The RNA, together with DNA, has 33 modelled nucleotides.
The work is reported in "Specific DNA-RNA hybrid recognition by TAL effectors" (Yin et al., Cell Rep, 2012).
It comes from the structure "Crystal structure of the TAL effector dHax3 bound to specific DNA-RNA hybrid".
Method: X-ray crystallography, resolution 2.5 A. The entry became public in 2012.
Crystallisation conditions: 11% PEG 3350 (w/v), 12% ethanol, 0.1M MES pH6.3, VAPOR DIFFUSION, HANGING DROP, temperature 291K.
Context: bound to proteins that are not shown
RNA sequence: GAGAGAUAAAGGGACA
DNA sequence: TGTCCCTTTATCTCTCT
Repeated sequence: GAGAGAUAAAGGGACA
C1' cells in the first nucleotide's frame, strides 16, 4: 500500500 | 408477551507486496 478473513453491535421483519 | 430470522455498519487481525 493492497487484498482477504473474522468477531461484534445495531437495525429491521415475521409469527403467535 | 416471547422467539426466530434477515440486513447493514463498525472494528479487529492475517497475508502479501